Context: bound to proteins that are not shown
RNA sequence: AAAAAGGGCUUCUGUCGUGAGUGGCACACGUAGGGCAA
RNA sequence: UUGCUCUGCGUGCGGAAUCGACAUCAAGAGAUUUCGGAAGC
RNA sequence: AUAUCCUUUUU
Numbered sequence: 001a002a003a004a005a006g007g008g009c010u011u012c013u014g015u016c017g018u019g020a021g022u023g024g025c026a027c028a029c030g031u032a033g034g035g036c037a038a
Numbered sequence: 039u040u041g042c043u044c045u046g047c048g049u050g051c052g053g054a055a056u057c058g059a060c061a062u063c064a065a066g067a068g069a070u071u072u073c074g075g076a077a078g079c
Numbered sequence: 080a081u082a083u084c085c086u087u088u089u090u
Stems, first nucleotide, its partner, number of pairs: 002089006008079005013026004027050012051074007
Other pairs, nucleotide, nucleotide, family: 001090tWW015025cWW022066tWS056082cSS062063cHS065066cSS073074cHS
């Protein structure tokens, strides 16, 4: 490369803001660096 | 060998493939297909 | 309307 069997439905933080679905803050996850223990 | 804590950055659930990112509104590049995680049906 | 559907098995 080819053959058969197949492949449920929705959603995925809050807060105050309008030159800002894209900001500030808070939160969640990931990452990098420092310190601590078994 | 692994675990605990602190600070900066990245995304607002997270990946892969594909097509662009040289698109029509005073600044704003994403979209299709696909399925992994969690919650409820 | 421009382009790619995904999983398992055999070979």
Molecule: U11 snRNA; P120-5'SS
Organism: Homo sapiens